[PDB]
Primary citation: Chen et al., Nat.Struct.Mol.Biol. (2014), "EttA regulates translation by binding the ribosomal E site and restricting ribosome-tRNA dynamics". Shown are 174 nucleotides from a PDB entry: RNA (23S ribosomal RNA) from Escherichia coli. It holds a match to the Rfam family "Bacterial large subunit ribosomal RNA". The family is grouped with related families in Rfam's "LSU clan". It comes from the structure "EttA binds to ribosome exit site and regulates translation by restricting ribosome and tRNA dynamics". The reconstruction used 39,316 particles. Among the 5 different proteins in the entry, which are not shown, are Energy-dependent translational throttle A (EttA), 50S ribosomal protein L5 and 50S ribosomal protein L1. Released in 2014, the model rests on cryo-electron microscopy data to a resolution of 7.5 A.
Context: bound to proteins that are not shown
RNA sequence: UGCCCGGUGCCGGAAGGUUAAUUGAUGGGGUUAGCGCAAGCGAAGCUCUUGAUCGAAGCCCCGGUAAACGGCGG
RNA sequence: AACAUUGAGCCUUGAUGUGUAGGAUAGGUGGGAGGCUUUGAAGUGUGGACGCCAGUCUGCAUGGAGCCGACCUUGAAAUACCACCCUUUAAUGUUUGAUG
Numbered sequence: 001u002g003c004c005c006g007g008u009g010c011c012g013g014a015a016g017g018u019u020a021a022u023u024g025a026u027g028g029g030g031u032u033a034g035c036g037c038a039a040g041c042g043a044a045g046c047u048c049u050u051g052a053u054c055g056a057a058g059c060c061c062c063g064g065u066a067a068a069c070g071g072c073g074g
Numbered sequence: 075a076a077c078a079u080u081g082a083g084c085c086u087u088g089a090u091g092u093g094u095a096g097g098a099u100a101g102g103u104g105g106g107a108g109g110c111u112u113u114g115a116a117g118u119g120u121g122g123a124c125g126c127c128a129g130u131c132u133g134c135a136u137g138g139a140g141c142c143g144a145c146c147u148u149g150a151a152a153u154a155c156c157a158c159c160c161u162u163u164a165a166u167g168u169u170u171g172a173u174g
Stems, first nucleotide, its partner, number of pairs: 002072003007069002009065005016060003027049005034041002077174008086165004091160001103157003108142001117136002122131003
Other pairs, nucleotide, nucleotide, family: 005068tWH014060tHH019056tHS019057tHS020055tHS021055tHS022054cWW023053cWW024051tWS024052tHS025051tHS026050cWW032042cWS032043tHS033042tHS036038tHS066069cHS082168cWW085166cWW089161cWH090161tWH091159cWW095100tWH095148cSS096152tWS098153cWW100149tWS102157cWW102158cWS106154tHS108154tSS109142cWW109154tSS113139cWS113140tWS115139cSS116137tHS120133cWW120134cWW121132cWS124127tWS127129tWS137139tHS147153tWH148152tWH149151tHS
């Protein structure tokens, strides 16, 4: 045994931003009792799909840290 | 497992129901022209609510007694009085999701 927290690492904080699994709401599609010579419309139940609602750590952000890694001009 | 706080789904129980006049309490339809609501008068006054604060809602004293319907007024329609409609919203019953 000085200066640097912008970088890379980490610590402290979550108000907002973005955000999982979870949850499965709405819209859409299929089927067809039935309405009708009729084209085509379509209830109930069952399904095919989309993914409202909630939702954290992380991350952005905010505050630190260089005897952390390192940097210390023209 | 309880409990406090706090959102929201249903009822249940209330309170404004104002986009044009009409101040407004004219959601809208049926019932429908006279009352118990044992007092419900109503008026005078108190506390809160709506700037529709005229009106009524809604506590308490006098009062154990009928307000109010050509209303008053505009409008094509007028308000007695019972269902009751949904919304803006409140209270109880809750159901549910949260935190603590």